Solved structure of RNA (12S mitochondrial rRNA) from Homo sapiens, 955 nucleotides shown. It is bound to nicotinamide-adenine-dinucleotide (NAD). The reconstruction used 885,199 particles. Among the 31 different proteins in the entry, which are not shown, are Coiled-coil-helix-coiled-coil-helix domain-containing protein 1 and Aurora kinase A-interacting protein. The work is reported in "Structure of the mitoribosomal small subunit with streptomycin reveals Fe-S clusters and physiological molecules" (Itoh et al., Elife, 2022). Keywords: Initiation factor 3, translation, antibiotic, streptomycin, RIBOSOME. The organism belongs to Homo, within Eukaryota.
Context: bound to proteins that are not shown
RNA sequence: AAUAGGUUUGGUCCUAGCCUUUCUAUUAGCUCUUAGUAAGAUUACACAUGCAAGCAUCCCCGUUCCAGUGAGUUCACCCUCUAAAUCACCACGAUCAAAAGGGACAAGCAUCAAGCACGCAGCAAUGCAGCUCAAAACGCUUAGCCUAGCCACACCCCCACGGGAAACAGCAGUGAUUAACCUUUAGCAAUAAACGAAAGUUUAACUAAGCUAUACUAACCCCAGGGUUGGUCAAUUUCGUGCCAGCCACCGCGGUCACACGAUUAACCCAAGUCAAUAGAAGCCGGCGUAAAGAGUGUUUUAGAUCACCCCCUCCCCAAUAAAGCUAAAACUCACCUGAGUUGUAAAAAACUCCAGUUGACACAAAAUAGACUACGAAAGUGGCUUUAACAUAUCUGAACACACAAUAGCUAAGACCCAAACUGGGAUUAGAUACCCCACUAUGCUUAGCCCUAAACCUCAACAGUUAAAUCAACAAAACUGCUCGCCAGAACACUACGAGCCACAGCUUAAAACUCAAAGGACCUGGCGGUGCUUCAUAUCCCUCUAGAGGAGCCUGUUCUGUAAUCGAUAAACCCCGAUCAACCUCACCACCUCUUGCUCAGCCUAUAUACCGCCAUCUUCAGCAAACCCUGAUGAAGGCUACAAAGUAAGCGCAAGUACCCACGUAAAGACGUUAGGUCAAGGUGUAGCCCAUGAGGUGGCAAGAAAUGGGCUACAUUUUCUACCCCAGAAAACUACGAUAGCCCUUAUGAAACUUAAGGGUCGAAGGUGGAUUUAGCAGUAAACUGAGAGUAGAGUGCUUAGUUGAACAGGGCCCUGAAGCGCGUACACACCGCCCGUCACCCUCCUCAAGUAUACUUCAAAGGACAUUUAACUAAAACCCCUACGCAUUUAUAUAGAGGAGACAAGUCGUAACAUGGUAAGUGUACUGGAAAGUGCACUUGGACGAACC
Ligand code: NAD
Ligand code: 5I0
Numbered sequence: 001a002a003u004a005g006g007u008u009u010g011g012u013c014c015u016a017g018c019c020u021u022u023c024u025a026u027u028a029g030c031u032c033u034u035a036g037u038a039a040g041a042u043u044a045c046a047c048a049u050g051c052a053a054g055c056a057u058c059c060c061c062g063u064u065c066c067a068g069u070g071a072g073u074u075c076a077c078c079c080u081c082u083a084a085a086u087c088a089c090c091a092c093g094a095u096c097a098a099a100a101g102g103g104a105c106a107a108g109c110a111u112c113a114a115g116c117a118c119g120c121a122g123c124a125a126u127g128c129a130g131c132u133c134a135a136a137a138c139g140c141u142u143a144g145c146c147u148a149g150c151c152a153c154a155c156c157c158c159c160a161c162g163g164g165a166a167a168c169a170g171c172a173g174u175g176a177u178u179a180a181c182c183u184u185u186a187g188c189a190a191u192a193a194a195c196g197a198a199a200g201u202u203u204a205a206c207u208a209a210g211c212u213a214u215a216c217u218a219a220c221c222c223c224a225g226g227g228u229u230g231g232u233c234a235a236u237u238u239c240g241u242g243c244c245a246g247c248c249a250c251c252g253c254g255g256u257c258a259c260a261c262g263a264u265u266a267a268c269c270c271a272a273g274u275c276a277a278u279a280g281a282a283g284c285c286g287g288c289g290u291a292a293a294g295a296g297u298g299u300u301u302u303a304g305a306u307c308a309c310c311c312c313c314u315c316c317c318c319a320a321u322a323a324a325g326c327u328a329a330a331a332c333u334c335a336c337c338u339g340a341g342u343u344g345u346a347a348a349a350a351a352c353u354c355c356a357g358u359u360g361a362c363a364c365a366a367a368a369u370a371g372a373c374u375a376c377g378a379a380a381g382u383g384g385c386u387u388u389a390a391c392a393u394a395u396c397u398g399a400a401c402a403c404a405c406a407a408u409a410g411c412u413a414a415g416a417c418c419c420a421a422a423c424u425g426g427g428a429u430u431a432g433a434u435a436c437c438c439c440a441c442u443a444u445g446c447u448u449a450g451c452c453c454u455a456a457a458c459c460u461c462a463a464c465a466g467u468u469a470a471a472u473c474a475a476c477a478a479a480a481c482u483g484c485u486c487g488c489c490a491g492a493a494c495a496c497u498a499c500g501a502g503c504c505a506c507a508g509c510u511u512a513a514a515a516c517u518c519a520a521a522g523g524a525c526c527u528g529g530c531g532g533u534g535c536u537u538c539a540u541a542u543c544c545c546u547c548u549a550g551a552g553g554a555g556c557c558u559g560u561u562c563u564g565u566a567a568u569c570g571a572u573a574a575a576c577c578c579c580g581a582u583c584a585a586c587c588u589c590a591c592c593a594c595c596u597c598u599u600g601c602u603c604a605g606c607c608u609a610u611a612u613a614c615c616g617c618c619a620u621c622u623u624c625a626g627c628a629a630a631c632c633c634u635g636a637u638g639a640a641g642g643c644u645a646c647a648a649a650g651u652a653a654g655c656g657c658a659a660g661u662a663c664c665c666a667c668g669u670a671a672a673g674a675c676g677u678u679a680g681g682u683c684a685a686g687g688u689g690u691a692g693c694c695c696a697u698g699a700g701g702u703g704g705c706a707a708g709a710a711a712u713g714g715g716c717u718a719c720a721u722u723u724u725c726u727a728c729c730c731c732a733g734a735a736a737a738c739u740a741c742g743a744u745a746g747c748c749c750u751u752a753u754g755a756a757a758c759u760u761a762a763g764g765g766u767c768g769a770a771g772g773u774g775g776a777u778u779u780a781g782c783a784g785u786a787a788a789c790u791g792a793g794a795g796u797a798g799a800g801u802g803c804u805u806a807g808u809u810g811a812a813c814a815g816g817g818c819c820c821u822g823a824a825g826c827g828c829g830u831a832c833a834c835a836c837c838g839c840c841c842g843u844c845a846c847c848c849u850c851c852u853c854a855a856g857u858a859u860a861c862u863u864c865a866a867a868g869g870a871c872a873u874u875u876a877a878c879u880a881a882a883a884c885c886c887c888u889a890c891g892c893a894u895u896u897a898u899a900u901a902g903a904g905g906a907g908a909c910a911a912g913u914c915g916u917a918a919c920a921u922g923g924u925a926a927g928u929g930u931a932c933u934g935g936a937a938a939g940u941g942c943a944c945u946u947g948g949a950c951g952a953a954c955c
Stems, first nucleotide, its partner, number of pairs: 002021001004020004010526005022281006029274002033219006039212002043176001045175003049172003054061001068153003077103004082097001085095003106142004114132002118130001119128003144150002155164003183209001185208003191205001192203004225270005230251003238263003246253002286489003289476002294486001296405004303397003321389006327367001333361003337357003341352002373383001375382002410451006419445002424440004458947001462485001464483005491518002500511004527833002529830003533827007543817003547781005554717008562708002569580002591704007605693002608691003614687002616682003619678001621676001626655002630651002632642003661670003719774001723735004741771001746766007787809007836922001838919001841915002844912001848907006856900005863893001864891001867888003874882002925946009
C1' cells in the first nucleotide's frame, strides 16, 4: 500500500514506524468419511539390488533422443551469412538450424572509480597512441530464465588427451542429512521415439494402477473437529489462582468482584479440516524554515531548461579585496616633582610597594562619535586616514571529490609584545570546588612564510523566472503559490561511530555502514503545575520592623516520643501532642495471665481486617469568592477560549458570599461559609459493603499492668519591693536574703468519697530545694481587647494545674516597608503531568546480547594454460594404397575467509555508588567549532548561533 483500522501525549494537531484485517505456499500441533482429478526428497551429499536401447539376412542405423537436475549462469531473442539434416535421387528451391559477424538481453553494492593494452591505419614491412569508464567501465555478491517452453549441467579438475577416482541430478528403492519423508506396480493395448521394404520388434518415455487432506470438484441414513470469545474483531457463565502460576499479532492482563490466566459453562468463526511458525503477494509523480532532507562559497564541463530575439526602469559613490605609507584617543616604559601607600569588592585575602598622582617624551597593539546609516563582497567576512591596482559573464541551471576560496581554534618556522588570556600557580568560597569570585603569568590573539579545511559556516528558508486570483492556510515561524533545474531525504537509536579510500592532515578531516535493541522517536500547540520567575499593588494583630504580655532557662502538673513491662487502641507537618476523654483505683476495658461456658442478653455473637469500599460527623485552604446546569458565540466546527461601560460575545436558573437572624444597636462578636483540595480524620459513637472467626478472633469470672535512663509539646507556680504577711477591700502596721521570696513537690498524720485509697481529693504538720527574669528561635493580641484578678458550670461515688462559661480592674502601639512566608492582577519560561519531595546526565561496580580491533599461528578457499617452445612427406604408384601419435605448470606464489591470546565499543536489563551537568534567568542563559584541563557529569579560553532574556511613551 485499501473504503481502511489499532498503537506515541496529561491533552490536541501534524509527521512517522510497527502491527491488524485479505489471498497463497511449506512446515508443526490437534483432528479426519467416501469418490473423481491434479500435484508430490530438504540436500549437484553417499548409494545395496533390479530394470530403463535396441533393431535387422551380416553392412549399417540408433543408443547424441526421451527421461533427470538447477550446480554454474547475460551461449536463449532479432538480423546477416552459411554448414549438417528433411523433401527417394538433383532440388541452384523451400523447410529446419549450427559455427561465424552485427544488435539486444537479471538483481544488489560506487565504502568495487578508475581498467591496464583493454585501439586504429597499412598488401606487407611497419607506423600512430590510442581504446573503455559516474549515461557506471573494471570488480564483488546473489540468482536458473522472459515458462506452448527455453538455457545450463550430466561425479570432480569451467573443458577431459590426461588425472583424481569408480559416479541413480533415468525408474523403483536405501543410508546420511533437513522443519521438509510416494510403490524396490503392471503393460507396450493408445500416443511418441528407434530400427525394418514389411508383417512387426524394443522402450521405467508413456499409458493404466499404488501411496499422501497439499489442492480442486462432488457427495454422504449414521459419523466434527480446530481455533477463538478485554479492544482492534464475530462471541463467556461459575469457580480456582492472587504481579504467583500464566497470557497477547498490537495496545495490554494477573497485587482477593480477573468477561484477558487455568478449569468449567455457553457462545462465535471456519469446517474435513482448523491455523501456530515461516515465506511470498501487496510500495518512487511525496517531501526538504521548526518533524529525515537546500549538504559553508563561487565557476565550469558533458548536458539540461525555455526564464535567451522580441520587450523595457538602479551604471557611478558609501564598511569588497591586495599592497605601501600614515596616526587621533587610550596604554606601556622612562624622567622630574610630590605623596606613603597602590591594587582588589557583596565582602575579604593574596599580590605590588624602583608603588601611586600631576607633567613631558613615547607602538610590528586596537580602530570612540558618525551608524536612528544599511552599503560592499561569492561566501567567510568588511565601519581610523591616504594613494596605487581593483570588484567575472549580453540566456538560465550546472560538483562532498574537479578548480579556487573558506570565521575562530589549531600546527610548523622566524619575529614583535601594550593589553587580553586556555593552561598553570597563588587567594578566597564550599561537605567537597579539579568551578563560578580575586591576583599573577604562559600558549594564543599580531607580522612574515607555509599548513590545517572545521562552525548554530543558520537569515536552519537552493539557483533562475513569474503571480497575488482561485481552495488563503494543519500548528508555529518570516502570507500563499506557479514554471524549471540541480542537490538532498525515507521510524528511532546504534552513528559527527566501525571498516575501506583520499588528504602536507598522525589524539585530524571528508565520505560513511551493519549487527544486537525498541514501538516508538519526533515537530508544533493546549491546559495545569512549578520557577533560587518579571512588573505593579498588597497582608492591619500582619510577612518584616515598630507596641504589650509571654514561651524557650527552674520546680511541678499534664500529653507525646523513646525505653521498660506478660499487659490495649486511635490522633500523630501546617490541619497530632489536657487530642477521642465535659476525664482510667475496681468498674469503665477494648489489654495481659490463669480458669470456665458453647444455639450462647439477642430468630446468636465478634472493639477481627479493610477509613484505599462507605454512610454518619468533621479538620483544612476559608482571616476565601467562587461553583454551575441549560444555551450562545469564537478558533477553517483541534485540545480549548469568551473581557474593554465614550464597552469589542456572552446570557445564565440554582448554590455560596451578601442580605436577614441571635447576643446589648445599624457597631462588634457569634453563627454562616458553596464547588473542590489533602484516597486528610474516624470500621473503637452507631450503622454498614467486602473478606475472615464460630469448642472461639465469641461469652464470663479472679488477679494484674498502666513505670521512667532520657527527650520533647502545652500548662501551673515562681524567681520578689508595682513585692511578702495581717487588718481592710484601697489614707494602716509589720516583713524584707541561709528563720527572706519560692513546691499545688517529698515525707508523716487526719478527714472526705467508696465495699476497697502508700495510691484519689481536701486539710494540717514537717520540710525550705531549684529558681535571682531565661541563648538561638518562637506564640498571642487592634479595646472593654491584651494583661491581671474573681466566680460558676459540664462530667464522677470520689477525682484535672484540663475544658466550657459569667464578671471585675484595664493598657501600649497602630507608622513605615517587601530579603523572608503568603496572596492578587498583568506577563514570561518550561525537557515537569505520579505534576520540583519532579524530571534528569555521566563515571565505577555488577550481568546477558551484538559488534570492532588485534600479536603469533593454523586451516580452508580463489586465481594460473585465456600460455610458451619444438616437430618436418616417407614409401609407393600393370586397379591403388600404406605410414603419421611432441614436451613444458602449481608456488616459502596468489585471493578471500574462518579460528584463536589479548584489548575495546554499543546496546538491553536495572537504578547501587559519587556528585547535580541539562530542563525555570535550573540557581554561572543554553548551544556550535576548536583548544587545553579535570573522579564523573563537565570547567575554561577564542569566534559564532538564539533553538535566552532585557520588563517595550516619557519617566
Ligand atoms: P558524483 O558526485 O558521484 O562524483 C563522482 C565523480 O564525478 C567525482 O570525481 C566527482 O568529482 C565528479 N563530479 C561530481 N559532480 C560532477 C559534475 N557536476 N560534473 C563533473 N564531474 C562531477 O558524480 P555523479 O557520477 O553523480 O555525476 C554528477 C554529474 O556530473 C552528472 O550529471 C553526470 O552526468 C555529470 N558528469 C560527471 C562526469 C565525471 O567526471 N564523473 C563526467 C561527465 C558528466
Ligand atoms: C523501552 C513501554 C509505552 N528502549 C508496551 C517508550 N519508548 C511495556 C522503552 C510501552 C506507552 C519503551 C509498553 C505507555 C517501553 C512497554 C507509556 C519498552 C510508556 C522499553 C512509557 C528501551 C502507549 N526501553 N504505550 N518506552 N530501553 N516510550 O508503553 O523506551 O507498555 O502509554 O515501552 O513499556 O506509559 O517496554 O510507553 O523496553 O514508557 O505497550 O510497548